[PDB]
RNA sequence: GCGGACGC
RNA sequence: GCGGACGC
Numbered sequence: 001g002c003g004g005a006c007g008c
Numbered sequence: 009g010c011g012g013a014c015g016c
Base pairs, nucleotide, nucleotide: 001016002015003014006011007010008009
Other pairs, nucleotide, nucleotide, family: 004013cWW005012cWW
């Protein structure tokens, strides 16, 4: 930086 | 949208 998730 | 993590 990009992505699947997570929490709010 | 923001945040801690995860993977690359």
Method: solution NMR. The entry became public in 1997. An RNA: 16 nucleotides with solved positions.